[PDB]
Context: bound to proteins that are not shown
RNA sequence: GUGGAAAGGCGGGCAGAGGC
RNA sequence: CCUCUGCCCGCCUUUCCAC
Numbered sequence: 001g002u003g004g005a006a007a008g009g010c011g012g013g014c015a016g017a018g019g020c
Numbered sequence: 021c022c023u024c025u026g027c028c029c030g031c032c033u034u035u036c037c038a039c
Stems, first nucleotide, its partner, number of pairs: 004036004010030004016025001017023001
C1' cells in the first nucleotide's frame, strides 16, 4: 500500500435448388 | 443471366469485504 480480484462474444448452420 | 430465400436461438452480469 491501485473502483479492485476471477470472467474465450460463443454454441450449432453445404451460397444451393432447377436453367444443354 | 433468370426464380424463392438476405440470421437465428440464447445468456445479458456472477461472486467476494476482516467488528
This is an experimental structure of RNA with a sequence from Thermococcus onnurineus, with 39 nucleotides shown. Among the 5 different proteins in the entry, which are not shown, are Uncharacterized protein Csm1, Uncharacterized protein Csm3 and Uncharacterized protein Csm4. The sample was in a buffer at pH 8.8. The entry is indexed under cryo-EM structure, ternary Csm-crRNA-target RNA with anti-tag sequence complex, Type III CRISPR-Cas system, RNA BINDING PROTEIN-RNA complex. The PDB entry is titled "Cryo-EM structure of ternary Csm-crRNA-target RNA with anti-tag sequence complex in type III-A CRISPR-Cas system". The entry also models zinc ions.